[PDB]
Shown are 64 nucleotides from a PDB entry: RNA (Fusibacterium ulcerans ZTP riboswitch) with a sequence from Fusobacterium ulcerans. It is bound to 5-amino-1-(pyridin-4-yl)-1H-imidazole-4-carboxamide (UG1). The PDB entry is titled "Fusibacterium ulcerans ZTP riboswitch bound to p-1-pyridinyl AICA". Method: X-ray diffraction, resolution 3.2 angstrom. The entry became public in 2021. Crystallisation conditions: 26% (w/v) PEG 4000, 100 mM Tris HCl pH 8.5, 180 mM Lithium Sulfate, 4% (v/v) PEG 400. The entry also models magnesium and potassium ions.
RNA sequence: GUUAUAUGACUGACGGAACGUGGAAUUAACCACAUGAAGUAUAACGA
RNA sequence: UGCCGACCGUCUGGGCG
Ligand code: UG1
Numbered sequence: 001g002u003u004a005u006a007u008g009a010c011u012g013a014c015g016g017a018a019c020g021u022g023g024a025a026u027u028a029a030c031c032a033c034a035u036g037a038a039g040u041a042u043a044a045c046g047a
Numbered sequence: 048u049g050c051c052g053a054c055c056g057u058c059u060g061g062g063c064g
Base pairs, nucleotide, nucleotide: 001045002044003043004042005041006040007039010036012058013057014056015055016054020033021032022031023030049063050062051061
C1' cells in the first nucleotide's frame, strides 16, 4: 500500500427556479437527525 | 507536503497524520 467487519473526528451559513428534514443565528456561520466521510482497530492480502 | 464533508461561487470554521 488493498478488501471485509467494527468504529469514526469533521460533517457549517448564503446564493446557484435544483443535494435532505425540522429548529435557530447575520455581532451568525450552529443544534438535532439523515447523508457523506478521511482516519483508527482487527482479520485475511501485500513486501 | 498532504488527506476528509455532492458540485460551483461567496463567506465563517474544524478534524486527521
Ligand atoms: C464550518 C465549515 C465547514 C467550512 C467545510 C465543509 C466542507 C471543507 C470545509 N463552519 N464544515 N467547512 N466551514 N469542506 O463548519

An Rfam search finds the family "ZMP/ZTP riboswitch aptamer (pfl RNA motif)" in it. On this family, see Jones and Ferre-D'Amare, Nat Struct Mol Biol 2015: "Recognition of the bacterial alarmone ZMP through long-distance association of two RNA subdomains". Gene Ontology terms of the family: regulation of purine nucleotide biosynthetic process and one-carbon metabolic process.